[PDB]
Context: one part of a larger RNA, bound to proteins that are not shown
C1' cells in the first nucleotide's frame, strides 16, 4: 500500500418458558317453545309494601310483639335447631326436624274507610279495661262514603 | 236507625265507550295503515253471542259460538294502491227458558167517591201450523 | 199420570302430602370400575339421573300398582225441588211507543252516494195489535219468509301469572333483562332506563409446622391420581408484556 473479521446502545426474525387475558371444549342450578293441567284474590282489609322478629345475625328466606314461629288433623320414620359452618346451648322412636290440610296470632301502610297526611306518620269521638288516675298515657271494641232494601 | 252489596288488584285473554300517526297509494287530499296502537269503563275463569220481526230462492234451512271449506269467490275501490263478505257443505259442541200485556185476586193511597185512577204483590200467560185472555162445550 | 232442571242434597272421580316396587358376585388395571375378564340373574321395569371412569341387577327411579282424617273441586252417578201438559166452538179483550214508519245527519256490512236495500240512531214528524206489522237490495204488484221496540241461558272458543310433561330448542356475548342476592348496582327531578358477575377437587383431604417478609407474597414440609387442580382455583386460545437461547444488524 491493499485486503477482510470480532463491537450491539439498542433493534429484527425464530425457539423455549412464563406473565397477562379469558376465547374454546366440556358442564348446568337457569332459560325458551309447545302441549296438558289449572284459573280469580279483596272491608273476615287484597295485590304489594314499611318496620320488626334469632343467645351471638349484614343480607336473603320464613314469620308478625304468640314474630325461622303457636294449636290440631293427615303424611313420614331418624334425625334436627333455614341458607350457615362457628361459639354457646338444646330437641327427637313417649315419633322430632320436614311435607300437606285446617285453625290461631298477624305491629304499621296500602281500596284504606274515625279524622288529617308529605304511604308506612300524626290527631280524635264513643263504650269498656289498666295505673294512685281526674288531668296524662296505654289496651280491647267501634266510628268513611256511595247504592239498594223496611 | 238497622241490614245487604259496592270500592281495590290480577300476566295475557274478553266486551263496551273513545281512538291516532308513521306507512302504503313510489308525491297527495278520498282511500290505506285500522277500528290497529293507545286511553277509559266493565267482566270473569273466561268473556262475547244466543233461541229468528234470521237467512234467501233451495217449493229450502232452522239459536249462538268456534274450526275447515265455500273464496281471494261475490262484490267494494281517486274501479288506483288496495279492501274483501254471506248463503251452502264438512266438523266441534249441543238446550233451551223467564217475563210484559188481556183477564182475576188482594193490599196500600190519591180524591174528582167509584163498576175510579194509580203503586205493590200473587195468580194467569209467553207464541208464528200465530199465540194468549174471556165465555160456553167435551176430556183429568 | 207422565216429563223434569241450568237450583239444592249425597256420592263416585279429581287436586292439594305421600307409598310399595324385580334382579350380581368374583378377579384384574386403576386414586376410583360401572372398563376388561369369568360365571350368573331380572325384565308389564333395557325412560332417565347418580355413584371416584363407561352399571338393567349399588343408589334415585322406571313398568305395574297403592293412598286422604282436613280443605278444594265434582261438567260424571244417584236423589229432591222449581217448573212442565187437552180439544174444538164463539168473543175480537191482549200480544213490549216517543217505538215502528217517513224524512234529515251518520255508523255498521263487501257496499267509498252508488239503482243503496238491510241493521243501528243524533234531530223533526209520528202509528197500529194479527183484517196488526218487519223482510226477501230503489220502487210497485204477486209470491213467500219472519214476528221488533223486556230479560236470562251451559257446552264447543280465547289466554297463560301458576303446576306439570316434552324438544333434529339455548348452553353463560347463547337462553329471559337476571343460571349468581336483578328489575338490583348504577343513571335520571321524574315517568323511565338498566348492567356485569356461573365451574378447585372424587373427597376440603382448603396446606399443621418451620423459613424470608410489617403485611402481601413466596420457599420448604404436608394433602391429592393430578397443586402452572391452591382457592386471583376445570380447560386456558389470541392480542399484549417479559426472561433465556440461535441467526442477524
Nucleotide at each position: 500500500a491493499g485486503a477482510u473479521g470480532g463491537u450491539a446502545a439498542g433493534g429484527g426474525c425464530c425457539c423455549a418458558c412464563g406473565g397477562u387475558g379469558g376465547a374454546u371444549g366440556c358442564c348446568u342450578c337457569g332459560g325458551c317453545a309447545c302441549c296438558c293441567g289449572a284459573g280469580c284474590c279483596g272491608a273476615u282489609g287484597a295485590a304489594g309494601g314499611a318496620c320488626g322478629u334469632g343467645g351471638c345475625u349484614a343480607c336473603c328466606u320464613g314469620c308478625g310483639a304468640u314474630a325461622a314461629g303457636c294449636c290440631a288433623g293427615g303424611g313420614g320414620g331418624a334425625g334436627c335447631c333455614g341458607g350457615u359452618a362457628g361459639c354457646g346451648g338444646g330437641c327427637g322412636u313417649g315419633g322430632a326436624u320436614c311435607c300437606c290440610u285446617g285453625g290461631a296470632u298477624g305491629u304499621c301502610c296500602g281500596a284504606a274507610u274515625g279524622g288529617g297526611g308529605g304511604a308506612a306518620c300524626c290527631c280524635g269521638g264513643c263504650c269498656g279495661g289498666c295505673g294512685g288516675g281526674a288531668a296524662c298515657g296505654c289496651c280491647g271494641g267501634u266510628c268513611a262514603c256511595c247504592g239498594c232494601g223496611c | 236507625g238497622c241490614g245487604c252489596g259496592g270500592g281495590g288488584g290480577g300476566a295475557a285473554c274478553c266486551u263496551g265507550g273513545g281512538g291516532a300517526a308513521c306507512u302504503g297509494a313510489a308525491a297527495c287530499a278520498u282511500c290505506u295503515c285500522a277500528g290497529u296502537a293507545c286511553c277509559c269503563a266493565g267482566a270473569g275463569g273466561a268473556g262475547a253471542g244466543g233461541a229468528a220481526a234470521g237467512a234467501g230462492a233451495a217449493a229450502u234451512c232452522g239459536a249462538c259460538u268456534c274450526c275447515c271449506u265455500g273464496a281471494g269467490u261475490a262484490g267494494c275501490g281517486g274501479c288506483g294502491a288496495g279492501c274483501g263478505a254471506a248463503a251452502g257443505g264438512g266438523g266441534a259442541c249441543c238446550a233451551g227458558c223467564c217475563u210484559a200485556a188481556a183477564c182475576c185476586g188482594u193490599c196500600c193511597g190519591g180524591c174528582u167517591u167509584g163498576u175510579c185512577c194509580g203503586g205493590g204483590c200473587g195468580g194467569g200467560g209467553u207464541c208464528g201450523u200465530g199465540g194468549g185472555g174471556c165465555c160456553c162445550u167435551c176430556g183429568g | 199420570a207422565c216429563c223434569g232442571a241450568a237450583u239444592c242434597c249425597c256420592c263416585a272421580g279429581c287436586c292439594u302430602a305421600g307409598c310399595c316396587g324385580a334382579a350380581g358376585c368374583u378377579g384384574u388395571u386403576g386414586g376410583g370400575a360401572a372398563g376388561c375378564a369369568g360365571c350368573g340373574c331380572c325384565a308389564g321395569a333395557g325412560a332417565g339421573g347418580g355413584u371416584g371412569a363407561a352399571a338393567g341387577c349399588c343408589c334415585c327411579g322406571u313398568a305395574g300398582g297403592c293412598g286422604a282424617a282436613a280443605g278444594g273441586u265434582g261438567g260424571g252417578g244417584g236423589g229432591a225441588u222449581a217448573g212442565g201438559u187437552g180439544a174444538g166452538g164463539g168473543u175480537a179483550c191482549c200480544c213490549g211507543a216517543g217505538u215502528a214508519c217517513c224524512c234529515c245527519g251518520u255508523g255498521g256490512u263487501u257496499c267509498g252516494u252508488g239503482g243503496a236495500g238491510c241493521c243501528a240512531u243524533g234531530g223533526g214528524g209520528g202509528a197500529a195489535u194479527c183484517u196488526g206489522g218487519g223482510c226477501g237490495g230503489a220502487c210497485c204488484a204477486c209470491c213467500g219468509c219472519c214476528u221488533a221496540a223486556g230479560g236470562c241461558u251451559a257446552a264447543g272458543u280465547a289466554c297463560u301469572c301458576c303446576g306439570g310433561g316434552u324438544g333434529a330448542c339455548c348452553g353463560a356475548u347463547a337462553g329471559c333483562g337476571c343460571a349468581c342476592c336483578a328489575g338490583u348496582a348504577c343513571c335520571g327531578u321524574g315517568a323511565g332506563g338498566g348492567a356485569a358477575a356461573g365451574g378447585u377437587g372424587a373427597a376440603a383431604a382448603g396446606a399443621a409446622c418451620c423459613c424470608c417478609g410489617g403485611g402481601a407474597g413466596g420457599g420448604g414440609a404436608g394433602u391429592g391420581a393430578a397443586a402452572u387442580a391452591g382457592a386471583g382455583c376445570c380447560u386456558g386460545a389470541a392480542a399484549c408484556c417479559g426472561u433465556g437461547g440461535g441467526c442477524u444488524u
An RNA structure (23S Ribosomal RNA, nucleotides 6 to 550) from Thermus thermophilus HB8, in which 539 nucleotides are resolved. The entry is indexed under Ribosome, rRNA modofications, pseudouridine, rRNA methylation, ribosomal protein post-translational modifications, iron-sulfur cluster, beta-thio-aspartate. Ions in the entry include magnesium and zinc. Crystallisation conditions: 0.1-0.2 M Arginine-HCl, 0.1M Tris-HCl pH 7.6, 2.5% PEG-20K, 7-12% MPD, 0.5 mM BME. The structure was determined by X-ray crystallography at 2.3 A resolution and released in 2015. Among the 50 different proteins in the entry, which are not shown, are 50S ribosomal protein L16, 30S ribosomal protein S6 and 30S ribosomal protein S7. NCBI's taxonomy places the organism under Bacteria, Thermales, Thermaceae, Thermus, Thermus thermophilus. The 2015 paper behind the entry is "Structural insights into the role of rRNA modifications in protein synthesis and ribosome assembly". Rfam match: Bacterial large subunit ribosomal RNA. On this family, see Yusupov et al., Science 2001: "Crystal structure of the ribosome at 5.5 A resolution". The PDB entry is titled "Crystal structure of the Thermus thermophilus 70S ribosome with rRNA modifications and bound to protein Y (YfiA) at 2.3A resolution".